[PDB]
RNA sequence: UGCUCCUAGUACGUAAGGACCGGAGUG
Repeated sequence: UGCUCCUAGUACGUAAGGACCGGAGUG
């Protein structure tokens, strides 16, 4: 790297939709 968990169905978005960053566990 990956995978997973938390942040959070939060923030953001007219709605349709739906996180980043970060942190954490782990082969």